[PDB]
Context: bound to proteins that are not shown
DNA sequence: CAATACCAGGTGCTGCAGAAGGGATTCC
DNA sequence: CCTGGTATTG
C1' cells in the first nucleotide's frame, strides 16, 4: 500500500407505496340601459376529465436515467478502416 | 429576417438495499 | 440556473 469485522457519524446511489395542490376544456341560467361600441351593477369559494401523444406484451403493466462521430460490411448485435 | 423580451410543475410523507468519506478496536 | 421555444414587434 491493499483488505475484513465491529462502534460512533455523515454523504451519496438505486428502488417501492401513497398523499396534496396547479393548469387546462367543459358545467355552475349573469341582469339592466342602449342597435352596437359599451356603461352600472351582480357574481366567483365547487365538480368533471387529463396529467407526458400513446404501446402491446393488455399487466390495476411500460412509456423521461444509463449509451450514440462518419464509413464498410451486417436485419441488426457487432466487428472492421486512417 | 433583427432585436427582446418572456418563459420554464410544485410541495409534503412512508418503506427498503447499498457504497463510501471522516474518526475508533482488532486482525490478514 | 441554464438555454432553446415563442410571440411581439418591426
Nucleotide at each position: 500500500g491493499g483488505g475484513a469485522a465491529u462502534c460512533c457519524c455523515u454523504u451519496c446511489u438505486g428502488c417501492a407505496g401513497c398523499a396534496c395542490c396547479g393548469u387546462u376544456u367543459u358545467a355552475g341560467a349573469g341582469c339592466u340601459a342602449g342597435a352596437a361600441a359599451u356603461a352600472g351593477c351582480a357574481a366567483g369559494u365547487u365538480a368533471a376529465a387529463a396529467u407526458a401523444a400513446g404501446g402491446c406484451u393488455a399487466g390495476u403493466c411500460c412509456g423521461u436515467u444509463a449509451u450514440c462521430a462518419a464509413c464498410u460490411u451486417g436485419a441488426a448485435a457487432a466487428a472492421g478502416u486512417g
Molecule: FANCF sgRNA